[PDB]
Context: bound to proteins that are not shown
RNA sequence: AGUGGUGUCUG
DNA sequence: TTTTTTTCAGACACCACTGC
Numbered sequence: 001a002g003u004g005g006u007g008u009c010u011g
Numbered sequence: 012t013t014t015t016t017t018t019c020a021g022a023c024a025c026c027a028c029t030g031c
Stems, first nucleotide, its partner, number of pairs: 001029011
Other pairs, nucleotide, nucleotide, family: 002027cWW
C1' cells in the first nucleotide's frame, strides 16, 4: 500500500 | 452520599489485519 477503530485538536 | 460536556466539519496520528 486497504480497511476499520481510537483518540485528540482545530475552527 | 456523588455530583461532570453541544456541535458539524475537517485534519492528523497511531495501530491492528490483509495482501501481496
Overview:
This is an experimental structure of RNA, together with DNA, with 31 nucleotides shown. It was solved together with DNA polymerase III subunit delta, DNA polymerase III subunit tau, DNA polymerase III subunit delta' and Beta sliding clamp. Entry title: Structure of the E. coli clamp loader bound to the beta clamp in a Open-RNAp/t conformation.